[PDB]
RNA sequence: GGCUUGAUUGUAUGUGUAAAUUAAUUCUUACACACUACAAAUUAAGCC
Numbered sequence: 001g002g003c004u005u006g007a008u009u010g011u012a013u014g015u016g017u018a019a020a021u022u023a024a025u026u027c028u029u030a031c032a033c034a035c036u037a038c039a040a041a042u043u044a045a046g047c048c
Stems, first nucleotide, its partner, number of pairs: 001048005007042003010038003013034007
Other pairs, nucleotide, nucleotide, family: 021026cWS021027cWS022024tHS035037cWS
């Protein structure tokens, strides 16, 4: 070097709590987790 074997991150999704508010169990805004699901790039290894 080519075939192949592999790792990390992002979003949304949602879980929970503050705020505004509602007849409300109302309606929306914000934070923190998981990163469940998709994909991009960086990049580890043997065969030969």

Background
Shown are 48 nucleotides from a PDB entry: RNA (K10 TLS RNA) with a sequence from Drosophila melanogaster. The work is reported in "A'-form RNA helices are required for cytoplasmic mRNA transport in Drosophila" (Bullock et al., Nat.Struct.Mol.Biol., 2010). The structure was determined by solution-state NMR and released in 2010. Rfam match: K10 transport/localisation element (TLS). Rfam links the family to the GO terms mRNA transport and intracellular mRNA localization. The family has 10 seed sequences and 18 matches in Rfam 15.1. About the family: This family represents the 44 nucleotide K10 transport/localisation element (TLS) from Drosophila melanogaster. K10 TLS is responsible for the transport and anterior localisation of K10 mRNA and acts to establish dorsoventral polarity in the oocyte. Rfam classes the family as a cis-regulatory element. The entry is an ensemble of 12 models.